[PDB]
Context: one part of a larger RNA, bound to proteins that are not shown
RNA sequence: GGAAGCGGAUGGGGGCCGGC
RNA sequence: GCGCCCCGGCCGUAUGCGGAACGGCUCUUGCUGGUCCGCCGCUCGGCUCGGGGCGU
RNA sequence: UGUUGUCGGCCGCGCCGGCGGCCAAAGCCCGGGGGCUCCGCGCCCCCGGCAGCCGUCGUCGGCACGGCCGG
RNA sequence: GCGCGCCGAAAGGCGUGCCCCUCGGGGCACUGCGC
RNA sequence: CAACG
RNA sequence: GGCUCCCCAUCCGACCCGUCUUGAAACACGGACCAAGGAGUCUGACAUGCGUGCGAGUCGACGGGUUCUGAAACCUGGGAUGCGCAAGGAAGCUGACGAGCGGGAGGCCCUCACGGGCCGCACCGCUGGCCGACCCUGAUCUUCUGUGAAGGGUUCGAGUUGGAGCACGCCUGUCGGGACCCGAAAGAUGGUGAACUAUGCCUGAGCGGGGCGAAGCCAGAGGAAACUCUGGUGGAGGCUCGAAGCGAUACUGACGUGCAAAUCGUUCGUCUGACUUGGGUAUAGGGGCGAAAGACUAAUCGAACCAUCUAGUAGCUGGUUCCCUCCGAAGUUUCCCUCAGGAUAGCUGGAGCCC
RNA sequence: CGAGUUCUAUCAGGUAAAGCCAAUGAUUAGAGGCAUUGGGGACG
RNA sequence: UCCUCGACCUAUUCUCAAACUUUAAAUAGGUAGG
RNA sequence: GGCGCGGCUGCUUCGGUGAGCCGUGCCA
RNA sequence: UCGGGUGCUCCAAGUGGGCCAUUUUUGGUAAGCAGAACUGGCGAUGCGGGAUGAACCGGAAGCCGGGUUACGGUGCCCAACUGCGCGCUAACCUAGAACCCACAAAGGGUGUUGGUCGAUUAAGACAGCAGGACGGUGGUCAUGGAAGUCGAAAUCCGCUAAGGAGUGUGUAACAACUCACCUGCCGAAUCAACUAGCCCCGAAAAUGGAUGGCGCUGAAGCGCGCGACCCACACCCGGCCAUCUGGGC
RNA sequence: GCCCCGAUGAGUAGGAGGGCGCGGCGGCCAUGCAAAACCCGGGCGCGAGCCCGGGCGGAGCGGCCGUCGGUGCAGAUCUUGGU
Repeated sequence: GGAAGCGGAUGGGGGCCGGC
Repeated sequence: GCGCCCCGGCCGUAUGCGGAACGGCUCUUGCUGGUCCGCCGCUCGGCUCGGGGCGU
Repeated sequence: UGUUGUCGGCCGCGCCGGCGGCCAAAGCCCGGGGGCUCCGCGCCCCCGGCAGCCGUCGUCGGCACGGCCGG
Repeated sequence: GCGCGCCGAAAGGCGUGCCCCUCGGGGCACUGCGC
Repeated sequence: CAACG
Repeated sequence: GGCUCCCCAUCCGACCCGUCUUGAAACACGGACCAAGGAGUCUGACAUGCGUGCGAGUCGACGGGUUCUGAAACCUGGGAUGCGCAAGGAAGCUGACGAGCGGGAGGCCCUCACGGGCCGCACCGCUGGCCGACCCUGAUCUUCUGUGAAGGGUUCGAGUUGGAGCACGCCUGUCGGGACCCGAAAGAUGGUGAACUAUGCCUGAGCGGGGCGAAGCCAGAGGAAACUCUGGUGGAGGCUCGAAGCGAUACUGACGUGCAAAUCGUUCGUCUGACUUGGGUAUAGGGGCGAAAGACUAAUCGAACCAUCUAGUAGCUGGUUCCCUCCGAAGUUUCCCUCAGGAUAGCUGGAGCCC
Repeated sequence: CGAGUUCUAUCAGGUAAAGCCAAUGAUUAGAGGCAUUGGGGACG
Repeated sequence: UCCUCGACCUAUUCUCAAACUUUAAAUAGGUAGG
Repeated sequence: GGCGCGGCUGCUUCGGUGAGCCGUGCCA
Repeated sequence: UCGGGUGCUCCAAGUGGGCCAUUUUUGGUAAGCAGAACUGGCGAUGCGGGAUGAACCGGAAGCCGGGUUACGGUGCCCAACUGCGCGCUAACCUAGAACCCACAAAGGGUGUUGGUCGAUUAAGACAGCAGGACGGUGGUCAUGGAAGUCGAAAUCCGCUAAGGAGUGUGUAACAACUCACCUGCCGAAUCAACUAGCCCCGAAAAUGGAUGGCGCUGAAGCGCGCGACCCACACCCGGCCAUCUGGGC
Repeated sequence: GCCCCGAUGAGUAGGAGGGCGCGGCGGCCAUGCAAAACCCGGGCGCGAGCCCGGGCGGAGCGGCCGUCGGUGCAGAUCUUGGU
C1' cells in the first nucleotide's frame, strides 16, 4: 500500500527539548 | 517586593581630643571652607540579617 | 507570561429626521373653459384656492455596532 | 488630556457680571501650580 | 484603570 | 514556551543554480555527490582622489660615526640636481604686471518696523593693454655695428582678480611586463628514434603433389633439295590447379566498455617468381623511403617524437569566491582592415564647489 | 536659477484650384491645316 | 472664274476621373523668442 | 530695463550722424 | 499656473549586438518579415487580473498590521448574486478587449423580431373554392404552319348587366378545357417596398472532446439600464529600517 | 558620544560609501588541566557573522588598536581524493 510532483513557502496538530 | 509594630544583633553623630589625602582659590603667598579615621568624656538616636502578627 | 472588561484616537456600517434647491411641485377636493374620440364612454390640456407628499442635489440634525492601535 | 473646596453612590451642580430669548434656557467674560 | 491563572 | 520532521490546506509553482540570450523551465550550455584546492597579482610609469609634514625650494642615497640586530635605527656631509621658481621657438636670443564691469560672501555708516548708501574680495562670466614668436612703423641715436623709447595687427604659448608645490601613505585608472584565471591549431631550436614500417645491401632459408606442354630429334614415312606428315620424346613458363608460405575479396556476418586500440569463423587471390622470409645492416624530419596512395618513418604523418623557447598568442567560449546602503544603465552617433572589436561622444554614477 | 496657457513668426500636411504634366476612354459648339477627288449656280 | 458644298487633322468654348509644386491649408506636433 | 550729465570713439565731403564704450547720479 | 524641476570640476561603468506594443510609416503576397520615425514598457519591475504567458490591463514594491479599493469579477470548481427592470437568440449560437494563439469572406437566407413608407379595404379587399364570356372573325403579316397558344400588326366595337382580338395545358397540321374582366361564397385585414438586429448558410485534417473545466438556454449567451457585493504589496491608517530636510543635547 | 520631527525609498550591468570573516605581525588587554577542532541544540544580529550550553577532545586560545595578505567558492567537459 486511492490519490500526483521543483521537493520550499505559508497555516495548523503531533514528536523533541531547555528554563523556572 | 512595600508600609508598621516586638524580640535578638551592631553602631553612632553634635561638642572637647588626636592624625591625615582635599578644596575655592590665590598662583612670592596667603585666607576661609574639608572628610574620614583613632578613640575617651557629655546629651540623644539609628541601621542590619532573621523570626513573629497586621495591612498593601 | 498569557487572557478578558474599558477610556482615548482612526477608519467602516446600516437606519431615522429637517431645511433650502427644481418661482417648488406629483396632489385632491372645489370651480370654469377647450380639444379628441362625433358611436358614446374614456383620454388629454390649461387657470385660482387647498388636505397632501415626492425623486433627486446640496447641506445640516439623531443613534447603534465592529475592526486596529495605545493607556 | 486631567486635577488642585463641598455635596452627590452615580452622573452632575453649588462664584459672579453681560447680553439674546426676555419661557425653558443659552452663549460670553474673569488666577497660578502639578501630573 | 478591573478581573483570572 | 521554541524547534525538527510529517500529514492536510494554499501558492510559488514553470527548478535550481549559474551562464549565454531580445527572450531560459527550456528539446540552449555546464554538474553524479561531497570534502579539501581553485582566479585583480607584483611593481614601474603617467594621470588622479583622500590625508599629512614643511612650503619660491623641497628631496636625500653613499660613507662614516654608534646600539640592537645578519635586521634596522639615528647624526651628519649631503649625493642625485626632479618637478617647481616663467615663458617662446628651427635656430639667434629675448623675457611686464596695472585695471575693472556684473552677479553675488560680509563689515560699516547709519538709521533701526522697513531700509538704503560704501568699500570690499571669494568665484565665475566678460573686457582690453603686456612678454617672446611673426609682420609693420621705429625715435634718441650709437656712428665696428646695432641696441632700443613710442605704437599697432596677428595667432600661438605665458603672466594679474586664473600664484605652487614637494614628500610619503592610503586610491583609482591606463600601459606595460604571463598582468584576473583557464582555455588551439601553432612557429622556431636542439636532440632521440629504421626493434614498427618503406626502399636498398649482405648473407641464409622456404615452396606437397598434380596438369599443360614450347626447344629440337628419333622412327616411320615423303621430296632432287628445300623442308614436309604422323607417331613420339623431352621438358620451357613473371604458365595452370593447388600444400608450406604470402595476400585480404565477401557475409557489407560474429565482435563493437572486444580475446583484440582493428580480433574471430567461414569465403576468396597468389603460390618458381618483379616470390616469400630469418638475421646482420644503409638512408632521419620539408629530410628520408615510396611500383607515388600524400603511402610509410615504434599505436603519433599534407611534415615523427622528445624537451625547450613557453606562463605563445585567442576582436572567440567558459569561469572569477563576504554583508549592506544611495543612485541606477546602455543595446545610440562619428571615425576606424569597420561592423563577435577598438575609438569618441552620447546613458550612468560617485566626490568636491556655488548660490 | 528653473517650467506654462496667451502674443509673433513660419513649417510638416494633402484635397479643390493655378503652373507642370497626365494614362485612358466617354465629347458639345467652332475657327483655321492638308491632301486628292466629286457636284453645282452666278455671271456676261 | 469666282464662289460654294462634301470625304481626314488642329485652335478655342470645354465635361468626367488619381498623380509633382503652390494656394489655402484645415490639421497638428511642433518648432523659434517673452 | 529706461533716462539725464560728461569724456572718449566710429564710418561715411574739412561732411553728417547714430551707435559703442567708459565714468557718475536717478528711477523701475 | 508652477517652485530645487538647478550650474561648474575630477575620476569611473556596461556599452560602443536589443525586443515588443501603440501611433505615423517605406519595402515586402505575407511572415512570430525587414528597415525607420515617436513614445511607453521588457531587458533590469515585484504584486493583482488575462487558464498557462517578458513586454495588455490594474499597479510601480522596505517590513509588518489593519481598513477600503483598482483592474477585473460575483452558478460550481472560486471569495462573492443562481441580483433587479426589460428585450432578443434555441444555434449548446454561446461564456471572446488585445495575442503567431480568439478565424471566418464574397455572397445568400418568407428564421424571427422590429421600424418605416405607398397602395388596396365593409363604395368587401389578398387567397382559395365556385360561376359568367355572343359576334365581326379560322386577327392582318409572314411562313409546310397559327388558326388565342413558332415568330411578328394589332387590339376596336356592335350586340350587353359583366363579356380581353386571351393565362397556361394540345395535334406534324386539323381537333377541347381553363383563364382577362365581372360575379358569388367567405369576412378583415392585404400587398408592395425601404431599413435594421441576432441567428442561419457558405463551414474539409490529421494520438482524444471542451468557452480554463463541469458547461448553461424566459441564461450561468447577448444587449440596454440598474442595485449590492467581491478583489492587490495600490491608497489610507498604525508601528518600525536608509537617506535627506534639519533640529536639539 | 546621543535623542527627535516628516518625506521618499523595487533593481542586473554598475559607481560611490559603511561593515562581517580568514591567517601572521606589533602595542595594549585577557583566557587556559580542561584551549582549538568536531557534533548536537539554546540566544543575538535583516545580515556577512557573533555568542553560549551539552557531549567529545586533550593542548593551546582570544579580544581592542594598529598593520600584513598565497584572505572568503556550488559552478569553470575545473583538480585531487573519497563515496
Solved structure of RNA (26S ribosomal RNA, nucleotides 418 to 1445) from Triticum aestivum, 980 nucleotides shown. It comes from the structure "The molecular structure of the left-handed supra-molecular helix of eukaryotic polyribosomes". Lineage of the source: Eukaryota > Viridiplantae > Streptophyta > Triticeae > Triticum. It holds a match to the Rfam family "Eukaryotic large subunit ribosomal RNA". On this family, see Yusupov et al., Science 2001: "Crystal structure of the ribosome at 5.5 A resolution". The reconstruction used 106 particles. Released in 2015, the model rests on electron microscopy data to a resolution of 34 angstrom. Among the 78 different proteins in the entry, which are not shown, are 40S ribosomal protein S13-1, Unknown 60S wheat germ ribosome protein 6 and 60S ribosomal protein L24. The work is reported in "The molecular structure of the left-handed supra-molecular helix of eukaryotic polyribosomes" (Myasnikov et al., Nat Commun, 2014).